[PDB]
Context: one part of a larger RNA, bound to proteins that are not shown
C1' cells in the first nucleotide's frame, strides 16, 4: 500500500417525522393602561386584557425531601367549609391563603441503579415464508463509553437452611355497548255552520298511546309519529355456556427464620445579592450573577441568630384512570327567554350588498290566498293603464299583495273666520 | 257670497305601526372526541338542457361508484318497456374513487398562468434540439445504507 477506530459530512440513498388550522376549556412565557385610592407616585386594576409558544378530550397535578404537633393523619384533583379569617397593605384604599373536619372520586407505581461474566442472555433494519396492528428464520447493523434479566426504600439483594400456595394465552355464536333498519291500537258515522270541519251537537272506540307535527279553521281516534314490545343488520382490546394449543412444565411469583449487606440523582441542595412575585411578615415562590455542600445527613417544622435536642419526610430522575373545566366542534333534549326597530350583525342568495388603499367597518330586507284559481274575453288608449267581465269565501286579498294605526294629503259634507 | 285657512267625520291616499303568526335567535342541561405533508382550514377559477346567487361539486365537475329504499323529479323541456325491477329519485346512506389552480405548500419563482433539471416513453432523418404523455426534484430532524473527509488516530507493510 492495506485494514480498522473516532469525529465530521454528502446523497432526489431506505423508511419515517415536524410545520399549518382550530383554540370554549388547558400548560407556559410575556405583559399594560383606563380604573379605585374622591388628587397621586407605592398600592389597586392584575400576577388581568392584548402579544407569543405548546397540548388533549380533557389538560395539568399526582403517589410526600407532605400536613402536623394529635390518641396523629396519609398521592393528586374538585365541591362544602375553613374565611373575607391568619396575614399583607401610603396598616390607607384595598388585598388575602392554608392545615383540620364532611363529601365526590379513588390506584397505584417506574428508573439511576449491583459482575450475566460459565452465554449481550437485548434491540432497530433488510430479506424469505406465514397466523400480517404481528410471528419465525437468516444476514448486516446498534450496543460493553452497557442493551436485557433482578432491585426502587413500602423496600430489597447475596448466602444458608424445616416448608407449602399459585400455572398463562388464541377464534366462534348470544351477551356489555355503539350505529341503524323494520313491524306493532282505535270513527274519517249522522245532523248544523262554513269555501274548506279539524267547529258545535249526538252516538261510539282505543288509551303502558290525550307528547308533538301535518292535513283547506281547536284532530288521541285521517296521516306521520307517540306508548309498549318483537324481529333484524353492521361494528367495540370483553364480565360468561361451550371450543382447543395439552411433558404450555423440576418455568415464574409469593410466604418462615438466621447471617452479611443494604449502592438511593451536584453547579444541585444550601447561601449571599438583585429583580419579580406572594397572604408569606429580618425574603412565599421563581429567575439572573457570585459562592458552593454533606453522607445517624439533607430538607421542612410560617420572627433573624448561636447552642442543645425532638418530630417528620427522603429532593436535585420518571409514568399514571376517575371525581374537575369546556361562549369551539359533533349530536341530542329542554325553557315562567325574544318575537322581525326584538332575538346573534344576520329568521331572507349575511359576514351578503356596500364603504375604505388598507387594517377593518358592515346594513336593509319575513307574511296574496286553502289552492295561482295570478284576472280568459270585450271596449277605450300609441302604450302604461282604465272601464267592464271573470276567478276567489273575500280583490275592503291583484305580486306596489294578511291586518293596515298616526303624522301628512285629496275629495265630499258640516261649521266658523 | 266664494276662494282660502282651521276642526271633525266618511271614503280614497301616503306610510308601515298594531294584532296574530315563526324552518330564526338566546339560555340551560345531557352525551361524544374526530383537522392537516395519505396535503387541512382558507382562496381563486370553473362545472347544470335552459342558473346570477345560495347550496353542491371538481375536467369522472349541482356529480361517479357502492348500499338502502322502491317509482320519482317537476318551473318548463326531455326521458320515462326501466316501473312484479341489479331499479326512478335535487332520495337516504356512504366504506370505493375522482378531486382544476392553489394554500402549512414542498424543484425555483410569482404584481409572471414565468424558468428549470432528472427518469421512462412517443413523434419530428436525434444521447445532445424541438414537442407531446406519464413520473419525480423543498427544509429541519431521527434510525439505517452507501460513498467519503480529517497526520484526530491505531495496527500492518520489501
Nucleotide at each position: 500500500u492495506u485494514g480498522a477506530c473516532c469525529u465530521c459530512a454528502a446523497a432526489u440513498c431506505a423508511g419515517g417525522u415536524a410545520g399549518g388550522a382550530g383554540u370554549a376549556c388547558c400548560c407556559g412565557c410575556u405583559g399594560a393602561a383606563c380604573u379605585u385610592a374622591a388628587g397621586c407616585a407605592u398600592a389597586u386594576c392584575a400576577a388581568u386584557a392584548a402579544g407569543c409558544g405548546g397540548a388533549g378530550g380533557a389538560a395539568a397535578a399526582g403517589a410526600a425531601a407532605c400536613c402536623a404537633a394529635c390518641c396523629g393523619g396519609g398521592a393528586u384533583u374538585g365541591c362544602c367549609u375553613u374565611a373575607g379569617u391568619a396575614a399583607c397593605g401610603g396598616c390607607g384604599a384595598g388585598u388575602g391563603a392554608a392545615g383540620c373536619g364532611g363529601c365526590a372520586a379513588a390506584a397505584g407505581c417506574u428508573c439511576a441503579a449491583a459482575u450475566u461474566u460459565g452465554a449481550a442472555a437485548u434491540c432497530u433494519g433488510g430479506u424469505a415464508c406465514c397466523u400480517u396492528c404481528g410471528g419465525u428464520g437468516c444476514c448486516c447493523g446498534a450496543g460493553u463509553u452497557g442493551u436485557a434479566a433482578u432491585u426502587u426504600g413500602g423496600a430489597g439483594a447475596g448466602g444458608g437452611c424445616a416448608a407449602c400456595u399459585u400455572u398463562g394465552g388464541g377464534g366462534c355464536c348470544g351477551u356489555u355497548c355503539c350505529u341503524u333498519g323494520u313491524c306493532u291500537a282505535u270513527g274519517u258515522u249522522c245532523c248544523u255552520u262554513g269555501g274548506a270541519a279539524c267547529a258545535g251537537g249526538a252516538c261510539g272506540u282505543c288509551a303502558u298511546a290525550g307528547a308533538g307535527g301535518g292535513u283547506g279553521a281547536g284532530a288521541a281516534u285521517c296521516c306521520c309519529g307517540u306508548g309498549u314490545g318483537g324481529c333484524g343488520a353492521g361494528g367495540a382490546g370483553u364480565g360468561c355456556g361451550g371450543u382447543u394449543c395439552u411433558u404450555u412444565g423440576u418455568a415464574a411469583a409469593g410466604u418462615g427464620c438466621c447471617u452479611u449487606c443494604g449502592a438511593a440523582g451536584a453547579g444541585u441542595c444550601g447561601a449571599g445579592u438583585u429583580g419579580u412575585u406572594u397572604g408569606g411578615g429580618a425574603a412565599u415562590g421563581c429567575a439572573g450573577c457570585u459562592c458552593u455542600a454533606a453522607g445517624u445527613g439533607g430538607g421542612u417544622g410560617g420572627u433573624a441568630a448561636a447552642u442543645u435536642c425532638c418530630a417528620u419526610c427522603u429532593a436535585a430522575a420518571g409514568c399514571u384512570a376517575a371525581a374537575u373545566a369546556u361562549u369551539g366542534g359533533c349530536g341530542a333534549g329542554a325553557g315562567a327567554c325574544c318575537g322581525a326597530u326584538a332575538g346573534c350583525g344576520a329568521a331572507c342568495a349575511a359576514g351578503u350588498a356596500c364603504a375604505g388603499u388598507g387594517a377593518u367597518g358592515g346594513a336593509a330586507a319575513g307574511a296574496u290566498g286553502a289552492a295561482a284559481a295570478g284576472a280568459a274575453c270585450u271596449u277605450u288608449g300609441a302604450a302604461a293603464a282604465g272601464a267592464g267581465a271573470g276567478u276567489g269565501a273575500a280583490a275592503a286579498a291583484g305580486u306596489a299583495c294578511g291586518u293596515g294605526a298616526a303624522a301628512u294629503u285629496g275629495u265630499u259634507g258640516a261649521a266658523a273666520g | 257670497a266664494a276662494a282660502c285657512u282651521u276642526u271633525c267625520a266618511a271614503c280614497a291616499a301616503c306610510g308601515g305601526a298594531u294584532c296574530u303568526c315563526u324552518u330564526g335567535g338566546u339560555u340551560c342541561u345531557c352525551g361524544c372526541a374526530u383537522c392537516g405533508a395519505u396535503g387541512a382550514a382558507g382562496a381563486a377559477c370553473g362545472c347544470a338542457g335552459c342558473g346570477a346567487a345560495a347550496u353542491g361539486c371538481g375536467a369522472u365537475a349541482c356529480g361517479u361508484a357502492a348500499u338502502g329504499u322502491g317509482a320519482a323529479u317537476u318551473g318548463c323541456a326531455g326521458a320515462a318497456u326501466u316501473c312484479c325491477g341489479u331499479g326512478a329519485a335535487u332520495c337516504a346512506u356512504c366504506g370505493a374513487a375522482u378531486c382544476u389552480u392553489u394554500g402549512a405548500a414542498c424543484g425555483c419563482a410569482c404584481a409572471u398562468u414565468g424558468c428549470g433539471c432528472c427518469c421512462c416513453u412517443u413523434g419530428g432523418u436525434a444521447u445532445u434540439c424541438c414537442a407531446g404523455g406519464g413520473g419525480g426534484c423543498a427544509u429541519g430532524c431521527c434510525u439505517g445504507u452507501u460513498u467519503g473527509a480529517g497526520c484526530g488516530u491505531c495496527a500492518u507493510u520489501u

Source information:
Solved structure of RNA (25S rRNA, nucleotides 3 to 419; 5.8S rRNA, nucleotides 1 to 158) from Saccharomyces cerevisiae, 575 nucleotides shown. An Rfam search finds the family "Eukaryotic large subunit ribosomal RNA" in it. The reconstruction used 289,345 particles. Among the 75 different proteins in the entry, which are not shown, are 60S ribosomal protein L30, 60S ribosomal protein L28 and 40S ribosomal protein S1-A. The PDB entry is titled "Stm1 bound vacant 80S structure isolated from wild-type". Zhao et al. published it in Structure in 2022: "CryoEM structures of pseudouridine-free ribosome suggest impacts of chemical modifications on ribosome conformations". Ions in the entry include magnesium and zinc. It was solved by electron microscopy to 2.7 A. Taxonomically the source falls in Saccharomyces (Eukaryota, Opisthokonta, Dikarya, Saccharomycetaceae).